[PDB]
RNA sequence: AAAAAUGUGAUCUUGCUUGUAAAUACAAUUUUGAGAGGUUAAUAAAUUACAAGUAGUGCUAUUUUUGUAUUUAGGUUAGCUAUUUAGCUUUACGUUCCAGGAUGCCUAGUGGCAGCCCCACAAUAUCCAGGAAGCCCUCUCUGCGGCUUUUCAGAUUAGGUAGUCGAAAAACC
RNA sequence: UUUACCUGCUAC
Numbered sequence: 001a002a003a004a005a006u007g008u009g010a011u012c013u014u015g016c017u018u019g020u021a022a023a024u025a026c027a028a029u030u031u032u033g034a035g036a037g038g039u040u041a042a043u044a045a046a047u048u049a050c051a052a053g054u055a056g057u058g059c060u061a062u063u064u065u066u067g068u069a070u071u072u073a074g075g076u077u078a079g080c081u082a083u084u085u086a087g088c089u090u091u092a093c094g095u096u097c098c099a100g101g102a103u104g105c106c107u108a109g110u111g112g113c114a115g116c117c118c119c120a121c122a123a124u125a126u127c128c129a130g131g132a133a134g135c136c137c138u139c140u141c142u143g144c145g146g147c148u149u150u151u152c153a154g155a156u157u158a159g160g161u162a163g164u165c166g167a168a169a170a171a172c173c
Numbered sequence: 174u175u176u177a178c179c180u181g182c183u184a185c
Stems, first nucleotide, its partner, number of pairs: 001066005016053004034140004078089004095133004100128002109121004150168003158180005
Other pairs, nucleotide, nucleotide, family: 006062cWW007061cSS008058tWS008059tHS011057cWS012060tHH014056cWS020049cWW022047cWW024130tWS027132cHS052053cHS054056cHS067070tHS071072tWS074106tWS075104cWW075123tWS076104cWW076125cHS077090tHS083086cSS083087tHS091099tWH092093tWS092130tWH095134cWS100126tWH101126tWW102125cWW102126cWW106107cWH115117cHS116117tSS134135cSS142173tHS143146tWW144145cHS146171tWS153165cWW154164cWW154175tWH164174cSS
C1' cells in the first nucleotide's frame, strides 16, 4: 500500500498568520616554524516538531486480514562569451574547503538494433544563497643577520676606479 | 653584487 469492519455531537485533511525543540559534524594540506588574544564587525537560514484564530471541516480516527517489498522512481545551480536553441568553466562572497533540506513541472519519456540494455538528450526555481580551515593584527617560547670593526685576501679583469664575497666577539626574527 | 663605472692600435 490492498482488504473486511467497529465508532466520533454527519465526516474528513488544501494551507494561511504566531513561538520554541533541533540537524550545516569532524578537521587537516596551509596560514609567518610553537603559545596566548578576537568565530572581531556581521548573522540566522526553511528544514523538521508540537500546539493556536477555523477559510476548511465536528477535533481526536479505533478493532482485524495478504505478501520478503509489489511501492509509483530519477534529477535541479553560479558565472563568463557575438560559438548565444552554442562554447567554456561549473556551490560564488575577504583567502581554502563545503552540502544539499523542499514549493514544484518533475517524468515513469524522445532518439540510436526501446525491450530493460546500455548510450547520450529532456525536470523552471530555488527560498539559505548558509557553515567549517584561513580571518587586518600584538606580545611572547626570545631567532640569525644587521653592528661595527679591526686582520687580510678572492678577486672582480685587457688595465684600473668605487662597491661586493670569504675565516675570528657585541642588540635587533 | 660579484656589479656600477673609467682607459687601450698604422707605410713602399
Solved structure of RNA (Cricket paralysis virus IRES RNA) from Cricket paralysis virus, 185 nucleotides shown. The 2016 paper behind the entry is "Structural characterization of ribosome recruitment and translocation by type IV IRES". It holds a match to the Rfam family "Cripavirus internal ribosome entry site (IRES)". Its family is annotated with ribosome binding in the Gene Ontology. From the family's description: This family represents a Cripavirus internal ribosome entry site (IRES) which is required for the production of capsid proteins through IRES-mediated translation. A reference for the family is Kanamori and Nakashima (2001), "A tertiary structure model of the internal ribosome entry site (IRES) for methionine-independent initiation of translation", RNA. The reconstruction used 54,481 particles. The entry has 33 different proteins, among them Ribosomal protein uS21, Ribosomal protein uS17 and Ribosomal protein eS31. It was solved by electron microscopy to 3.8 angstroms. The PDB entry is titled "Structure of the yeast Kluyveromyces lactis small ribosomal subunit in complex with the cricket paralysis virus IRES".